[PDB]
Context: one part of a larger RNA, bound to proteins that are not shown
Molecule: 25S rRNA, nucleotides 3 to 419; 5.8S rRNA, nucleotides 1 to 158
Organism: Saccharomyces cerevisiae
RNA sequence: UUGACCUCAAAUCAGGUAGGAGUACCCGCUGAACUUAAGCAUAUCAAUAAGCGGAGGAAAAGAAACCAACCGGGAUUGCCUUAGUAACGGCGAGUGAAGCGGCAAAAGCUCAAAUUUGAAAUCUGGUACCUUCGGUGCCCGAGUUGUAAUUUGGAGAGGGCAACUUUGGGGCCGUUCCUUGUCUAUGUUCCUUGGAACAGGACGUCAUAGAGGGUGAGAAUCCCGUGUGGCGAGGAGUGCGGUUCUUUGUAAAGUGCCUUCGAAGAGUCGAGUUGUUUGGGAAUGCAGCUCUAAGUGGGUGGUAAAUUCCAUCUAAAGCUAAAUAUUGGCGAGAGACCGAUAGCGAACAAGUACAGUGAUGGAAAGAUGAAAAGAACUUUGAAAAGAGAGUGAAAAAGUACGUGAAAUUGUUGAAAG
RNA sequence: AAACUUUCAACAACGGAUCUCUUGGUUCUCGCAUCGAUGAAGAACGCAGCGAAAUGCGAUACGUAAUGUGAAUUGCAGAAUUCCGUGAAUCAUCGAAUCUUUGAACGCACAUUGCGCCCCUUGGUAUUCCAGGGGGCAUGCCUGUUUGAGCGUCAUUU
Numbered sequence: 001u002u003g004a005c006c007u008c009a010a011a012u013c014a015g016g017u018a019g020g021a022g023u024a025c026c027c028g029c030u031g032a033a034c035u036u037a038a039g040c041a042u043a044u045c046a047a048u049a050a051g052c053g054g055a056g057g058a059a060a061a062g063a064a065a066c067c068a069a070c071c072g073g074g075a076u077u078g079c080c081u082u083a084g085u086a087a088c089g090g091c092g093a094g095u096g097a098a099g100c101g102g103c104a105a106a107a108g109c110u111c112a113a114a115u116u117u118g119a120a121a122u123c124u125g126g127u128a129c130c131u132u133c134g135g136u137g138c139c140c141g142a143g144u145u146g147u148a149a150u151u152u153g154g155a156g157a158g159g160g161c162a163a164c165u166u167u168g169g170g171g172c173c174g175u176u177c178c179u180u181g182u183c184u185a186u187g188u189u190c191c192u193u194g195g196a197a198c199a200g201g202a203c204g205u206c207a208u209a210g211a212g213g214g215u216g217a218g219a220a221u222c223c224c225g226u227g228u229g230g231c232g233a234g235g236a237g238u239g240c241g242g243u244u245c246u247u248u249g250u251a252a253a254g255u256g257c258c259u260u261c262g263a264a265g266a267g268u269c270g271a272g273u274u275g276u277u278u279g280g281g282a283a284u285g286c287a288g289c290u291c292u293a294a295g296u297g298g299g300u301g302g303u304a305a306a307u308u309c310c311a312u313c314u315a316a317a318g319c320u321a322a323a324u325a326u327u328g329g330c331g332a333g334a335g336a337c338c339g340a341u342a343g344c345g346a347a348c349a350a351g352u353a354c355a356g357u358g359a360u361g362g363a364a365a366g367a368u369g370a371a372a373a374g375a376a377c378u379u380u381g382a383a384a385a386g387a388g389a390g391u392g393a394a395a396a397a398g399u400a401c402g403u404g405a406a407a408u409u410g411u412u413g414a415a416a417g
Numbered sequence: 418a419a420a421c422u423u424u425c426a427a428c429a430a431c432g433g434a435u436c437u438c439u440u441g442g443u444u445c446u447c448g449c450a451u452c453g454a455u456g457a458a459g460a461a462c463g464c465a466g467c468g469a470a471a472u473g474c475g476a477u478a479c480g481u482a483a484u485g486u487g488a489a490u491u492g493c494a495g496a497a498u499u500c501c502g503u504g505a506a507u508c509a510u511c512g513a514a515u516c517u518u519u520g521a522a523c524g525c526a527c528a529u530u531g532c533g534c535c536c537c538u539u540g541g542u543a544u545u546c547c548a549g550g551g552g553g554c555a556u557g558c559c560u561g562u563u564u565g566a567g568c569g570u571c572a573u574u575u
Stems, first nucleotide, its partner, number of pairs: 002572002005569001006567006013561006020452001025056001026054004036043001040090001066073002077104004087095002108319003111265001121147001122142002125139006156261006163255005168246008176236008187203001188219001189202004204221002206210001212224003270291007297314005329449007337442002354361002366438002374401001377388004402436001408430010459519003462475003466493002481513001483510003486506001524532002533554009
C1' cells in the first nucleotide's frame, strides 16, 4: 500500500415477523380479606377472588433418574375406588393425598457426547426456466468455533464369516368426509252451527308420512313440511377400492455367530441456611444466598446419622395423537324450567333512554280486530269533541283499543244515623 | 224532612290485577374450531325518492360484482323493459371488489379535522416557490445485501 478476519454499526436496503381483541376451558406468576375457630395471633377461608404475563381447539402432561417389595408391574391423561383413609393440625377448629385393583383411550420416539476425512457429502437467499403450497441449473453467501449421513441406551458402533427376505412416486375413476340443491302420498265430498269450519255428525283415502308449524276457531288427508328413497352440484382428502405410467435400485432396511469397543447432558446433582408451600411428619416441592461433586458413578427406596448389602431406575437436553375440560364464539337438538312485578338487566329502536366530572350506575315499556273494514255523510260547536249515521260477529273491541279485579270515585235506588 | 256520613247493589269512572296468549329467556345435550400490521375488536362521521332510531353499508355508502332461484317491492310515490328471460326481488348464496376518519395504529403530533420530508406527474414564464393528483416515510427482532468503524487484529508491501 492492498486485501482479508473479528467485534460492533447504519440504511424508507431485499424479504419477513411481534404487538391488540377475545379470554368459558388451558399454562404460569402474583396474592388478600370478609369468614370459621362461638374471642384471637398459627391455622382456616385459599396455595381462592382481584391484579399480571402467555396459548389452542383443546391446552398441559407424557414414554420413568416411576411404582414397588409382589410369582413383581411398566409413558401420560381421565372415571370408579383407594378415602374422609395414612398423614398434617393452638393434635383445636379443621385439612388431607398416593401405590395397588376395575375401566375409557392407547403410540411411540430424537438430539448432544464418535474422523466423511479417498474428498460440506449440508443449507438460506438472488436470478433464468419449469409441470409452482414446489423443482432444476447457475451465482454470491452461511458453515470446519461443525452443516448432512450414521447411533440414543430398549441399545448401538468398528472389523470378520454366512446366507436369505422386503421396498418408491405419480395420474384417472370410485368410495370416505364436508357443504348444498332438487324430486319423491292421501278429501278440501255431504248436512248443522257459526262472521270464518280447522267444531259436531255421515261416507272415505294415505300411512316406513297421525313430528311440528301455518291457514278467518281443536286440520294426518288445504299449504309448507314429516317419512321413505332417488337424482345432482361444488369442495377438502391420502383414509382405502380398483385401473394406468413411471422403476426407483449396481441404493436402502431387517435377521444369525465371533471379536474389540460401548462416548450417555455441571454453578447442575447434592448439601447448609432462609422464605414459601405441601398430607409429607429431624424438613413434599419451589425459589434465594453460600458451598459444590462423581463415574463398578448418581437418584430413589416417606424417622435424622455411620457401616454393610439388596432392589429399582438413569436426572441435569427434546418431540408426540386419543380418552379429559369448556358460564366464551359458530352451528344444531331438547326440557315434569319461567311465562311480561316471572324468565338474562333487556320478549319492544336495551346496555337503550336517563344519571354521574369520572370510574361506573342503569330502567320502564308486549296483546284492537280474521281483515282497518281505523268511522264516508248530516248536525251543534271557535275547535277539541258530542249527538246521529255507518263498519264490524262484537265499538260491553274506537289506535287512552283482548279480558278489565280491588283500592278509590260519580249517578241512581234502598236503609240508618 | 232534606243535605252530609256510612253500607249494599246496577251502570259509569280510576287503575291495570286475573285469565288466556308468546318471533323471548333459562338449563341440559350434541357437533365444530374460524379474530388481527393482507390492519382486528371497538369508536366517530356519513349514506335511502320521502328515516329520527334499530338493522345494513362506506363518497362504488340500507349497497357494486359473481352465483342460484325465478317475477316481485310495498307505507306512498315512481319505475317499467325487468317478464317463454344473461332476469324482478329490503330474496338467498357469496369465492370478486369498494371499505371515509380512526383505532394495536405505523411520518411527527392530536383538547389541533395541526405541521412536515421523499418519488412520479400536471399547472402556474419554475431543481428551489404555490397548488392539485397518485405513491411512500413507525418501533423492536431475525435472515441476507451494501456501505462503513475500530493499532481488536493477520498477512503483504517498498